[PDB]
């Protein structure tokens, strides 16, 4: 000075069930290298 990956937490919304999601938080958190 730069680059790449992503995991879980809260809140909210929808439903006979099941199931997903938010240029949201988070300009957060973590690790490696040149």
């Nucleotide at each position: 000075g730069g680059u790449c990956u992503g995991g879980g937490c809260g809140c909210a919304g929808c439903g006979c069930a099941a199931g997903c999601u938010g240029a949201c938080g988070g300009u957060a958190c973590a690790g490696g290298c040149c």
REV RESPONSE ELEMENT RNA: 34 nucleotides with solved positions. The entry also contains REV PEPTIDE, not shown here. Entry title: REV RESPONSE ELEMENT (RRE) RNA COMPLEXED WITH REV PEPTIDE, NMR, MINIMIZED AVERAGE STRUCTURE. Method: solution NMR. The entry became public in 1997.